[PDB]
RNA sequence: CCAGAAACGGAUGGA
RNA sequence: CCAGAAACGGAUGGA
Numbered sequence: 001c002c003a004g005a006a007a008c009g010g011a012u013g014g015a
Numbered sequence: 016c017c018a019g020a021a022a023c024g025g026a027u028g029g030a
Base pairs, nucleotide, nucleotide: 001029002028003027012018013017014016
Other pairs, nucleotide, nucleotide, family: 004025tWS004026tHS005025tHS006024tHS007023tWW008022cWW009021tHS010019tWS010020tHS011019tHS
């Protein structure tokens, strides 16, 4: 300098 | 009760 997971958020939809 | 988008992250790899 470049790409970037999980944790995290809950418009909105169904019962 | 269940499914769930924008917002928010920097484990890790390359140069």